[PDB]
RNA sequence: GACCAGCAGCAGGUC
RNA sequence: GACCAGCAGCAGGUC
Numbered sequence: 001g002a003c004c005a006g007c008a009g010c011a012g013g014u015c
Numbered sequence: 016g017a018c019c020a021g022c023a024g025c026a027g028g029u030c
Base pairs, nucleotide, nucleotide: 001030002029003028004027006025007024009022010021012019013018014017015016
C1' cells in the first nucleotide's frame, strides 16, 4: 500500500 | 421504526 470479517460512538436532513 | 449525505474510534485474520 492492497484485501477480509467483526465491534463501540457523534451530529444533521427526509418519511 | 425506516431511508439518506456526513464526522470521529478499536481488536483480529490474509498478501